Primary citation: Garcia-Campos et al., Cell (2025), "Pan-modification profiling facilitates a cross-evolutionary dissection of the thermoregulated ribosomal epitranscriptome".
The RNA (23S rRNA, nucleotides 1405 to 2142) from Pyrococcus furiosus has 711 modelled nucleotides.
Among the 60 different proteins in the entry, which are not shown, are Small ribosomal subunit protein eS6, Large ribosomal subunit protein eL14 and Small ribosomal subunit protein uS11.
An Rfam search finds the family "Archaeal large subunit ribosomal RNA" in it. The literature on the family includes a 2001 paper in Science by Yusupov et al., "Crystal structure of the ribosome at 5.5 A resolution". Rfam links the family to the GO terms structural constituent of ribosome and ribosome. Clan: LSU clan.
Lineage of the source: Archaea > Methanobacteriati > Methanobacteriota > Thermococcaceae > Pyrococcus.
It comes from the structure "Structure of P. furiosus 70S ribosome in RsmB deleted strain".
It was solved by electron microscopy to 2.67 A.

Context: one part of a larger RNA, bound to proteins that are not shown
């Protein structure tokens, strides 16, 4: 190589949202 | 910063 | 919210602190970080 | 990746034994 | 260490 | 004593064994980006 | 700055 | 804590019946 | 420089007494 | 004295104080 | 140190 | 006399008196430390005021 | 008003719950002190 | 000549 | 006057 | 000094 | 412990205000966090 | 998992 | 979570009923 | 208010019954206090 | 502890919070 | 099975082990046991 | 235990040791 | 195996204890044979 | 070849 | 020769009469003795779901009870038993 | 005595499951 | 929309 762009990124504590900034780039940084 | 959380 | 809060052994050993950074590492993304 | 960070006569081993060991 |  | 030892001991002599046990002594205020009973 |  | 350096107490001082107060010699 | 005393120096369980963190309410 | 609230009633914040030195009882006990 | 008590204090 | 147990002639009511911790006061200590106010504020700074009680 | 400090009671063992260093008192002998 | 006060 | 040697970041 | 410094 | 392991090591030392006998459960102050980390969607089902 |  | 109330099941497992304080 | 049994301590919260917020106020305990807690 | 009033279905309203009894090994 | 209490860390917590209490057995020291 | 020495022994029949 | 009432008969087996008069019963020792010493 | 013959086993 | 709270055993016929059964007391012999007091289809029972009784309409359960104990029993102890028990079993 | 343990299941909640 | 394996064949 096929299994696959497919289980997993859920269960004991379900956690983000909305104006500004930075920045080439922002759900995730402040 | 600010509201809602734990 | 009788500790997911304060102090602090052992054990780690530089992971502490500023400042530049995103090739790799972080279960997604990263200008962020114990990188 | 580049610098820098730990200041004691009073704190703490150092001192005494204990169980044990050389 | 001696024994 | 062991064939013998770096091995196994009783008995004198010495010496070690506690960073929570016994033990002389200091607190406040400030200061660094990162050390405070320790720097002023 | 004040003290063992 | 160790040493130094003056001055003192004490070496040679009291006050309580008393329980006890005292600075109350030095290696 | 040596000797005796003390202190160092000590176990579970319970309980008065006295103060101290720390919290209450009250005025300003 | 500030803050909040109606610049009403009421709330909430701050009113702090180490070591060292000098001083007395209290229980025991004498 | 004083003091010196029980049909008890 | 004690919560309670207890204590007395091997000395008890009851009187005065000794040595006896924790902690309280006082100095350390108000220029410190926290609140709060004004003046400057482009930036950078400088200055006045409470900081006292009671009861649990 | 403490589970933090301090002091006394009591009660329990067929269970008895550390050593020395170091301090502190005091008492033996030694040793100078007298314008010390 | 200090366990007493001052450097 | 003198108080030495190690530990003291997180 | 630990539901990411063991 | 191979790991940024829901485990053991360290619950080793400490807890303000209300109910309430309480260091209990359940709100809430200080103090910490939104890193017990992938997000968006949705009568969008059967099933666990 | 839960009323 | 009607009516019924162990008929379930090897076997009331699992869940429900009581609950604290005073008398 | 509480039963068999019993090693007489015990079974024991056996069982089984009744009541509980909120407001207005009186009364008791300790307490100097209409302080604080019952 | 007493005594009135009074509200709801429920007054330990949430949270905390035992079900019970007869026999045999 | 008396009672608290311990037990196969990883399919057994249980009548299994423990126990206080009855018994029986060696030893007088250089003993008895190991 | 090879021995040497040594547990019970800083013990002593209300002790020590060994079975149910 | 707490506590209460109790725990009977057997000593031939196995064991273990104590005696051993008597048989057995290694070495070693003594005694004959046997070896110019032994072995036997 | 026979005599002494402990413990040990018969008894 | 002593010893069973030392290992471990504690059966068998002849018999058994009298009332049918039962044989219970009761005497003998093989080897040391022949299982005493309690228990009892039991965590031990093979036939077995043993019989009889209560509990259900119905009971291979469970409790009581007989005893035929294939194979219970006194310290590898027998029988009871209050308290206890995340031990096993029935019922309301 | 009390229950969805069954007659007989049915409905909501919030995590997967879906994209 | 990302980041991505492994039993097994």
């Nucleotide at each position: 190589g096929g299994g696959a762009g497919u289980a997993g990124c859920a269960g004991c504590g379900u956690a983000g949202u909305c104006g500004g900034g930075u920045g080439a780039g922002a759900a995730u940084c402040c | 910063g600010a509201c809602c959380g734990c | 919210g009788g500790a997911g809060g304060g102090g602090c052994c052992a054990g780690g050993g530089u992971u502490c602190c500023a400042c530049g950074g995103c090739a790799a590492u972080g279960g997604u993304c990263g200008u962020c970080a114990g990188c | 990746g580049u610098g820098g960070g730990u200041u004691a006569g009073u704190c703490g081993g150092u001192c005494c034994u204990a169980a044990c060991c050389c | 260490g001696c024994c | 004593g062991u064939a013998a030892c770096u091995c196994g001991g009783c008995g004198c002599g010495g010496g070690g064994g506690a960073a929570a046990g016994g033990g002389a002594a200091a607190c406040g205020g400030g200061u660094u980006u990162a050390u405070a009973u320790u720097c002023c | 700055g004040u003290a063992c | 804590g160790c040493g130094g350096g003056g001055g003192u107490a004490g070496g040679u001082g009291c006050g309580g019946c008393a329980a006890c107060g005292c600075a109350a010699g030095c290696c | 420089g040596g000797a005796g005393g003390g202190u160092g120096a000590c176990g579970c369980c319970u309980c008065g007494g006295g103060g101290u963190a720390g919290g209450c309410g009250g005025a300003c | 004295g500030g803050c909040c609230g109606a610049u009403g009633a009421g709330g909430c914040c701050g009113g702090c104080u180490a070591a060292g030195c000098g001083u007395a009882u209290a229980a025991g006990c004498c | 140190g004083g003091g010196g008590a029980g049909u008890g204090c | 006399g004690u919560a309670a147990u207890g204590g007395c002639g091997a000395g008890a009511a009851c009187c005065g008196g000794g040595u006896g911790a924790a902690a309280g006061c006082g100095c350390g200590a108000a220029u410190g430390g926290c609140c709060c106010c004004c003046c400057c504020g482009u930036u950078a700074g400088g200055g006045g005021g409470g900081u006292u009680c009671c009861g649990c | 008003g403490a589970u933090c400090c301090c002091u006394g009671g009591g009660g329990c063992c067929c269970g008895u719950g550390a050593a020395a260093a170091g301090c502190c008192c005091u008492c033996c002998g030694g040793g100078a002190a007298u314008u010390c | 000549g200090a366990u007493c006060c001052c450097c | 006057g003198c108080g030495a040697c190690c530990g003291u970041a997180c | 000094g630990a539901g990411a410094a063991c | 412990g191979a790991c940024a392991c829901a485990g053991g090591u360290g619950c080793c030392c400490c807890u303000g205000g209300g109910u309430g006998a309480g260091a209990a459960g359940c709100c809430u102050a200080a103090g910490g966090c939104g890193u017990g980390u992938c997000g968006g969607g949705g009568g969008a089902a059967a099933c666990c | 998992g839960g009323c | 979570g009607a009516g019924g109330g162990a008929a379930c099941u090897c076997g009331g497992c699992a869940a429900a009923c009581u609950g604290g304080c005073c008398c | 208010g509480u039963a068999a049994c019993u090693u007489c301590g015990g079974g024991a919260g056996a069982a089984g019954g009744g009541g509980u917020g909120c407001c207005u106020g009186c009364g008791g305990g300790u307490g100097c206090g209409u302080a604080a807690c019952c | 502890g007493c005594a009135g009033g009074u509200c709801g279905c429920a007054g330990u309203g949430a949270c905390u919070a035992g079900g019970g009894g007869g026999g045999c090994c | 099975g008396a009672c608290u209490g311990u037990u196969u860390a990883a399919u057994a917590a249980a009548a299994a082990c423990a126990c206080a209490g009855g018994u029986c057995c060696c030893a007088g020291c250089u003993a008895g046991c190991c | 235990g090879a021995a040497a020495g040594g547990g019970u022994u800083u013990g002593u029949a209300c002790u020590g040791g060994g079975g149910c | 195996g707490a506590c209460g009432c109790c725990u009977g008969c057997c000593c031939a087996g196995u064991g273990c204890c104590g005696g051993u008069a008597u048989g057995u019963g290694a070495a070693g020792c003594c005694c004959g044979g046997g070896u110019a010493c032994a072995a036997c | 070849g026979g005599g002494u013959g402990a413990a040990g086993c018969a008894c | 020769g002593g010893u069973a709270a030392a290992c471990g055993g504690c059966g068998g016929g002849g018999g058994u009469a009298a009332c049918u059964a039962u044989a219970a007391c009761c005497c003998u012999c093989u080897u040391a003795a022949g299982g005493u007091a309690g228990c009892g289809a039991a965590a031990u029972u093979c036939c077995u779901u043993g019989u009889c009784g209560g509990u259900u309409a119905a009971a291979u359960g469970c409790c009581g009870a007989c005893c035929u104990g294939c194979a219970u029993g006194a310290a590898u102890g027998g029988c009871g038993u209050a308290a206890c028990g995340a031990g096993g079993u029935c019922c309301c | 005595g009390c229950u969805g343990u069954c007659c007989c299941c049915g409905g909501c909640c919030g995590g997967g499951g879906c994209c | 929309g990302g980041c991505g394996a492994a039993a097994c064949c």